[PDB]
Context: one part of a larger RNA, bound to proteins that are not shown
RNA sequence: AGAUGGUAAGGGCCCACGGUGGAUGCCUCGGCACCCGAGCCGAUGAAGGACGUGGCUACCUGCGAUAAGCCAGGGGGAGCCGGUAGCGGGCGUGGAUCCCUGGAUGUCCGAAUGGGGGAACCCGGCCGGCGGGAACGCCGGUCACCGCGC
RNA sequence: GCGCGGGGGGAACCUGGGGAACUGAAACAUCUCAGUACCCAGAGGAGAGGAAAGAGAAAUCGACUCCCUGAGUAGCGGCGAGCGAAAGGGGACCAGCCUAAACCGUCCGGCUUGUCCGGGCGGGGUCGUGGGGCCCUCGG
RNA sequence: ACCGAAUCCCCAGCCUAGCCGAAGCUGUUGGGAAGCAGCGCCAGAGAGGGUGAAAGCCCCGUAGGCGAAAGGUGGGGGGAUAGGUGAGGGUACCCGAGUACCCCGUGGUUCGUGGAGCCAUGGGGGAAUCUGGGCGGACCACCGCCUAAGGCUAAGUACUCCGGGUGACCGAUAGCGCACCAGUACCGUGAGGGAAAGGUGAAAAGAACCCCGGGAGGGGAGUGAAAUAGAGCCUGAAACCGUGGGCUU
Numbered sequence: 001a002g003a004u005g006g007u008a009a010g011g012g013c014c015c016a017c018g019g020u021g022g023a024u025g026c027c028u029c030g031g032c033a034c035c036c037g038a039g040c041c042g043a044u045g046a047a048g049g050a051c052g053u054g055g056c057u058a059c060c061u062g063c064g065a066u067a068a069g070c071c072a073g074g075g076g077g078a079g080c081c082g083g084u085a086g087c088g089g090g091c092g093u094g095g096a097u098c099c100c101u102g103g104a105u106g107u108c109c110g111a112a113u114g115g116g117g118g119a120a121c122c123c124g125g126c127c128g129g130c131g132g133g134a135a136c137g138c139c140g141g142u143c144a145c146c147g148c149g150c
Numbered sequence: 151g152c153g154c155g156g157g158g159g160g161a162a163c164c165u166g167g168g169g170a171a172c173u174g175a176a177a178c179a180u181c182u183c184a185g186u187a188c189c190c191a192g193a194g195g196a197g198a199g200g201a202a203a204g205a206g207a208a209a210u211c212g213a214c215u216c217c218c219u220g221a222g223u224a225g226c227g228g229c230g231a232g233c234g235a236a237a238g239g240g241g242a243c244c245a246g247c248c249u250a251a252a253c254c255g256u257c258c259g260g261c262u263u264g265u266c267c268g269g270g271c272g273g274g275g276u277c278g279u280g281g282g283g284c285c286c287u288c289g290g
Numbered sequence: 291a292c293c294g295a296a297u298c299c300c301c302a303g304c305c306u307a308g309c310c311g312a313a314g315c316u317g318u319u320g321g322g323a324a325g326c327a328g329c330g331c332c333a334g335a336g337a338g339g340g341u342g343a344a345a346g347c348c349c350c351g352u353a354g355g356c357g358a359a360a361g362g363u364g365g366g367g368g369g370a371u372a373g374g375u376g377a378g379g380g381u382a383c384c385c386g387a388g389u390a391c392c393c394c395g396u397g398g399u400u401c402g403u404g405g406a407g408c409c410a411u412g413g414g415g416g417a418a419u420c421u422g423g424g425c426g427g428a429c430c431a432c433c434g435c436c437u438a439a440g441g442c443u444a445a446g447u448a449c450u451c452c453g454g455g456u457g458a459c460c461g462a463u464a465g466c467g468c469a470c471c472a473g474u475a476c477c478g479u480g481a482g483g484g485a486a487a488g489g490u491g492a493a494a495a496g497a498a499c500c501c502c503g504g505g506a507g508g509g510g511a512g513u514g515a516a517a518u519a520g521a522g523c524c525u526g527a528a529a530c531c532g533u534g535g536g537c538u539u
Base pairs, nucleotide, nucleotide: 010539011538012537013536014535015534016533017532018531019530025524026489027488030460031459032457033456034455035454036453037452038450039449040159041158048109049108050107051064052063053062055087056086059083060082070103071102072101073100074099075098079091080090081089114123115122116121124143125142126141127140128139129138130137131136145156146155147154148153149152150151163194164192165191166190167189168188174181178228204211205210215242216241217240218239219238225233226232246442247441248440249386253273254272255271256270257269258268259267260266278420280385281384282383283381284380285379286378287377288376292374293373297370298369299368300367301366303363304362305361306360308356309355310354314329315328316327317326318325330347331346332336338350339349340348391415392414393413394412395411396410397409398408401427422437423436424435425434426433476483477482496523499510500509501508502507
């Protein structure tokens, strides 16, 4: 003189394995259609609600101050005190829990109807009861309007 | 004063009182959508309808409802867009009754005194081959 | 004397709880048998769902049967009751009134003014009682049909809040808006609008105890057939993010 390699701050493609995400398949307590059955409830206060109700209980379910329940009949047959384990306590072959039927209880609102009202609140008459009870309050009964009928 | 009933609710379904518009007519008004949507009243497990003042041509049929059919026929229609029966036939089901009036009885009240009018209630009567009432007449 | 309810009474039947219900053991692989193997058995039952996997005989059932003191129903059966019933002859008493009917305005019908009847009726006029009246698509005659202006009447028909049965119905973006504490959360003054969200495993055996950490979280131990089935749980795609490696710039 000339020539050609190792750089990867970072990037690209491929492979592996993860993360994220919740497709897919399987599943089904739920849904949809048709068919059959069945079909009214209410002033004896319905439908639907509010507030309550558990030894401990947020919600749901059930129930209504007799409050996850009271009485009776029927069913059933070994477990049970709802969903719900727990704590803490109970029950059942002297037949419980649970299912059906009937009954009882059923706060307050709601047609809501003593009156008022902003549903679930408030305020009265009359009769009876409770308290020392007359003032006050509570408990039970009763009190709207319209139609028809003596 | 006392009795009975009413009130409100119910997914559709039903009947009645009211009742659009978009849209379609390739515009639009009659017309359509549609007596639909919707509002309201009422009903009930259904509701409506129902026992011919029917049909409509058969010398015929025989309440009403519902399904098939008749038939997209007959018709209707800015005879446009469109709208759209009934009889008959086949089936489902099956069921027929109550009154009003005539006449009679009774009670009540009206006043304009009776053979009166009226209001109750009871008897009678309910039909299209017309039926009923009343009066005889035969049948129980 | 026969009829005879749609009313009333009794009853069957039905609904509101339920009950009986045939027949399999062994081995083997496996966490598990119902799979495979051997030998059986029932069946008016071999529909279907379960059980650790694929079971007629393990379970719930299925076929076939059974069942109500109470309340509901009772259209079926039985019984009451209400109601039901002649013939001619004469009489011309009655036979649904602001109705028929005519006209005017309109509705209904297939009928939109059309020759426009019929049925209904807001206005005006306004009868008759069978020798009365309405109808057969203007009208008239003839011929027929029918009996208005009072009422009721099962069944066959409609629907589906409710219970059940069954799908060449869906399978969690589907199917109801909701499989789940949803007409909720949330939005709206209000009428009203209106979601998302299902799955460990056969069994909680749901990981004692130790270790790092304030906790969260993890690493061991331990359970399990399986633990990237560990509850932020079946499967676990794709986008998207990262660690490691090969080639490359």
The RNA (23S Ribosomal RNA, nucleotides 6 to 550) from Thermus thermophilus HB8 has 539 modelled nucleotides.
The work is reported in "Structural insights into the role of rRNA modifications in protein synthesis and ribosome assembly" (Polikanov et al., Nat.Struct.Mol.Biol., 2015).
Released in 2015, the model rests on X-ray diffraction data to a resolution of 2.3 angstrom.
Entry title: Crystal structure of the Thermus thermophilus 70S ribosome with rRNA modifications and bound to protein Y (YfiA) at 2.3A resolution.
Crystals were grown from: 0.1-0.2 M Arginine-HCl, 0.1M Tris-HCl pH 7.6, 2.5% PEG-20K, 7-12% MPD, 0.5 mM BME.
The entry has 50 different proteins, among them 50S ribosomal protein L19, 30S ribosomal protein S15 and 30S ribosomal protein S2.
The entry is indexed under Ribosome, rRNA modofications, pseudouridine, rRNA methylation, ribosomal protein post-translational modifications, iron-sulfur cluster, beta-thio-aspartate.
It holds a match to the Rfam family "Bacterial large subunit ribosomal RNA". The family is grouped with related families in Rfam's "LSU clan".
The entry also models magnesium and zinc ions.